Context: bound to proteins that are not shown
């Protein structure tokens, strides 16, 4: 860095 | 769409 899950935002 | 945890891939 993206992305899956649980949250939080928007 | 961006963070945190959890994983995973580079």
């Nucleotide at each position: 860095a993206a992305a899956a899950a649980a949250a939080a935002a928007a | 769409u961006u963070u945190u945890u959890u994983u995973u891939u580079u």